RNA sequence: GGAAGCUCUGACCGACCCCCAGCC
RNA sequence: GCUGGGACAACUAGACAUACAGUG
DNA sequence: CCACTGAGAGCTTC
Ligand code: GUN
Numbered sequence: 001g002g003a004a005g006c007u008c009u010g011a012c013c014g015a016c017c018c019c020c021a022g023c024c
Numbered sequence: 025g026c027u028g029g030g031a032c033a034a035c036u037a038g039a040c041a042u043a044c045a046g047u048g
Numbered sequence: 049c050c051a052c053t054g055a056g057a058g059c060t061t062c
Stems, first nucleotide, its partner, number of pairs: 002062007013038001014035001018030006044054005
C1' cells in the first nucleotide's frame, strides 16, 4: 500500500425510503 | 398530503445539481 | 465554459 472497526473534525450542498415533531 | 428536524455521512467528491482543489 | 480526477486525523487489527 489495501481493507475494516473505534474516536475525533469538516465553510457551503445532499431527494426518494426510514425515525422524530407539527400541521392539514 | 405539507412543513421542519434526524439518520443516510469521512460517504460513487459523496443520486442530480451545486461548493473546494488539481489537471486538461 | 467543458471534461476528468481527488476525501481528513489518531489508535488497532486483518
Ligand atoms: N459534492 C461533493 N462533496 C461536496 C461538498 O463538500 N459540497 C458540495 N456543495 N458539493 C459536494
Source information
Shown are 62 nucleotides from a PDB entry: RNA, together with DNA. Bound small molecules: guanine (GUN). The 2026 paper behind the entry is "Site-specific ribozyme-mediated alkylation of DNA substrates". The structure was determined by X-ray crystallography at 2.65 A resolution and released in 2025. Crystals were grown from: 100mM NaCl, 100mM LiCl, 10mM MgCl2, 34% MPD. Entry title: Crystal structure of the methyltransferase-ribozyme 1 bound to DNA substrate (with 1-methyl-adenosine).